Primary citation: Helena-Bueno et al., Nature (2024), "A new family of bacterial ribosome hibernation factors". Shown are 711 nucleotides from a PDB entry: RNA (23S rRNA, nucleotides 509 to 1245) from Psychrobacter urativorans. It holds a match to the Rfam family "Bacterial large subunit ribosomal RNA". The literature on the family includes a 2002 paper in BMC Bioinformatics by Cannone et al., "The comparative RNA web (CRW) site: an online database of comparative sequence and structure information for ribosomal, intron, and other RNAs". Among the 52 different proteins in the entry, which are not shown, are Large ribosomal subunit protein uL30, Small ribosomal subunit protein uS14 and Small ribosomal subunit protein uS17. The sample was in a buffer at pH 7.5. Entry title: Cryo-EM structure of P. urativorans 70S ribosome in complex with hibernation factors Balon and RaiA (structure 1). The entry is indexed under Ribosome, Hibernation factor, Dormancy, Balon.

[PDB]
Context: one part of a larger RNA, bound to proteins that are not shown
């Protein structure tokens, strides 16, 4: 051992087990006849059960990092000012202010500056305030 | 208000998110497979054919010529060994990463073979197939430059909560790639300027329609 | 060419919309628009409508435009089904009510009512066309002066009209279609013949006795209709005053929609106000990406600390608590470690990469 499919899930009888419970009832466990519904995953695609790709399983390792620039955002500190580097140091202090960013900008530049370019223009307009 | 620290998200330059090429480069090993040479050494049962020269006899004016006998040539025959691989069967996770069996070819030669040496990589040899060069050849091998370089395929490991595209446009040695612009987030500024309807002002030349224009049709009359 | 009819057209237009679009003004409603900044993905799309080019008004074709769904969206229908309908999944419920779409069984809810079509399993493929299904409608023709069919009688003469033509006689084809005898009868509507012939029809009288003919439109059927592994063109069973249609109407089933309850979150506004309390509103599918909160694991400090032979890590089970990463606690085994908080720092989480190494 009459029955058809990603093997489950949502129900569900019957069994077996443990404890209660003044005694077959509920509770916890194992199993699941029977019904319903259900075509893996990852990938890659306009679309995949797909008869596209990977991948026998397991266990271990196996991929966005570091180092410097530089820009935004956060936080902390100092604030019209912030900050040191290298070095010295009896060395995470302290001392080293060089330089670096901030604090004006206009024009190719001289050169001017809260203005400056351009103009014969003091006009318009450009970039700034 | 700025600015130096920490911490974060982007970016630049370095292998820059891991893997992965056919490649190129330098600098070495390699001729113990293999080509091809050089030196030196060896092998090929057995059995055939029977060239030229020889010799003799005739012949001939002399060469010539003929006959007989002799000899022992040959990338010569036939066939082992040894070289070789035309044909087929089997085997193709083989007994074997190229073989077995049954045939087959060459077998004195431009012939196998045995030691030693010789040419080396864009070079080397090549009775020339791009063949071989150690089971590796349209440029060996190993190590190096090296973590080459991949606009291409793959792959990228915990968890929840919000929001949420695009596969369009422009250009582009582009077209499966990137860039601006459109779409998304996330931060600030702004605050109805937005949307949706209701009246209400515009401009149109489509749908329909028509033959006034360009055409194009049918029928009568002239 | 002109005139009068009469048709047509992406590159004709005497004309001309709806929609769309630019704008004003005015309600209400609403998670608007607009800018500047950081981080992006994306630039293979597709299918159903519409409107077209192209094809073949072929394609699951193609190119645009335009909407909608998939993409990146599940659930309910369409038997099965991205892209068709219906409707947008925060979680739980063995509550209720609806949508599309259903109600004879498979399968939940009507063998529900009324009218009536269909006899074809049409319904549950397919056309010109062809037919005397079948039902309804709007009109004609003829009829007791007797209609329709059937049945009996006649169906005649000029004449074989002219022409043609091999032939041409009512019937091959062109041109007439005329007249008499009527009750009526054609210059004939098939057949038939080589042409005749010949049989019929129209047509007329007579039997019969009552309705009866023919076209038009409209529903629903009917033939036309052949394939290839198995019915195989309702999912099926089956189904005819249906379980089918057509036009009503009344139940009711039916979704993750809505609604009821309980619970969780995002934003936002009010208030003992950095969760300190309770509300309310309006949300929470969801890939590429963007933002936000977190959980574990080495290690470093905290720590000469705690906590461990009265049994540490680690290995195996059980209860248990969180929304998740997970936490806690314990039984076993184990047989020396181990680490609370918080904080800092990464060789920080594995299923795939024909990944690597071992086992098996």
């Nucleotide at each position: 051992a009459c029955a058809a499919g990603c093997a489950g899930u949502a129900g569900g009888a019957g069994c077996c087990u443990c404890a209660a419970u003044u005694u077959a009832u509920u509770g916890g466990g194992g199993u699941g006849a029977c019904u319903g519904c259900g075509u893996a995953c990852c990938u890659u695609u306009u679309g995949u059960a797909u008869a596209a790709u990977g991948g026998g399983u397991c266990a271990g390792c196996g991929a966005c990092u570091u180092a410097u620039a530089u820009u935004c955002u956060g936080u902390a500190g100092c604030a019209a000012g912030g900050u040191u580097a290298a070095c010295c140091g009896u060395u995470u202090a302290g001392g080293g202010g060089a330089g670096c960013c901030g604090u004006a900008g206009g024009g190719a530049a001289a050169c001017c500056g809260a203005g400056u370019c351009u103009u014969a223009a003091u006009a318009g307009g450009g970039c700034g305030u | 208000a700025g600015u130096u620290g920490c911490a974060g998200g982007g970016u630049a330059u370095a292998g820059a998110c891991c893997c992965g090429a056919a490649a190129c480069c330098g600098a070495g090993u390699g001729a113990u497979c293999u080509a091809u040479c050089c030196a030196u050494g060896a092998g090929c049962a057995g059995g055939u054919u029977g060239a030229a020269a020889g010799u003799g006899c005739c012949g001939u004016a002399a060469c010539a010529g003929g006959c007989a006998c002799c000899g022992g040539a040959g990338g010569a025959c036939c066939g082992a060994a040894c070289c070789c691989a035309c044909u087929g069967u089997c085997g193709u996770u083989g007994a074997a990463a190229a073989g077995c069996c049954a045939g087959g070819g060459g077998a004195u030669g431009a012939c196998u073979u045995g030691u030693g040496g010789a040419u080396a990589g864009g070079g080397g040899u090549g009775a020339a197939a791009g063949g071989c060069u150690a089971a590796u050849c349209a440029a060996a091998c190993u190590c190096g430059g090296u973590g080459a370089u991949a606009g291409c395929u793959g792959g990228u490991u915990c968890u929840c909560c919000c929001c949420g595209a695009a596969a369009g446009c422009u250009a582009u040695u582009u077209a499966g790639g990137u860039a601006g612009c459109g779409c998304c987030u996330c931060g600030g500024a702004c605050g109805a300027a937005u949307a949706c309807c209701a009246u209400u002002g515009g401009g149109g030349g489509u749908a329909g329609a028509g033959c006034a224009c360009u055409g194009u049709u049918u029928c009568g009359g002239c | 060419a002109c005139c009068g009819a009469u048709g047509c057209a992406a590159a004709c237009u005497c004309c001309g919309a709806a929609u769309a679009c630019c704008g004003a003004u005015g309600a209400g409603u609403a998670a608007u628009a607009u800018c500047c900044g950081g981080g992006a993905g994306a630039c293979a799309c597709a299918c159903g409508g519409c409107g077209g080019g192209u094809g073949c008004u072929a394609a699951c074709g193609u190119c645009c435009g335009u909407c909608g769904u998939g993409g990146a969206g599940a659930g309910g229908g369409a038997a099965a089904c991205a892209a068709c309908c219906c409707a947008g999944a925060c979680c739980g419920c063995c509550a209720g009510c609806u949508a599309a779409g259903g109600c004879c069984c498979c399968a939940a809810a009507u063998u529900c009512c009324u009218a009536g079509u269909u006899a074809a399993g049409u319904g549950g493929g397919a056309a010109a066309c062809g037919a005397g299904g079948u039902g309804g409608g709007a009109a004609g023709g003829c009829a007791u002066a007797g209609a329709c069919a059937g049945c009996u009688a006649g169906g005649a003469g000029g004449u074989u009209g002219g022409c043609u033509u091999a032939g041409a006689a009512g019937c091959a084809g062109c041109c007439a279609u005329c007249c008499u005898u009527u009750a009526a009868a054609g210059a004939a509507a098939g057949c038939g013949u080589a042409a005749u012939a010949g049989c019929u029809c129209a047509c007329u009288a007579g039997u019969c006795g009552a309705g009866u003919c023919g076209g038009c439109c409209u529903g629903c059927g009917c033939g036309g209709a052949a394939g290839a592994u198995g019915u195989a063109a309702c999912g099926g069973g089956g189904c005819u005053c249906a379980a089918a249609c057509u036009a009503g109407g009344a139940g009711c089933c039916g979704a993750a929609g809505c609604u009821g309850c309980g619970g969780a979150u995002u934003u936002g506004a009010a208030a003992c106000u950095u969760g300190u309390u309770u509300u309310c509103a309006a949300g929470u599918g969801g890939u590429a990406g963007g933002g936000g909160a977190g959980c574990g694991u080495u290690g470093u400090g905290u720590a000469a600390g705690c906590c461990u032979g009265u049994g540490a890590a680690g290995g195996u089970g059980u209860g248990u608590c969180g929304u998740a990463a997970g936490g806690c606690a314990u039984g076993c085994u184990g047989g020396a470690g181990g680490u609370a908080u918080c904080a800092c720092a990464a060789g920080a989480g594995c299923g795939a990469a024909u990944g690597c190494u071992g086992a098996c």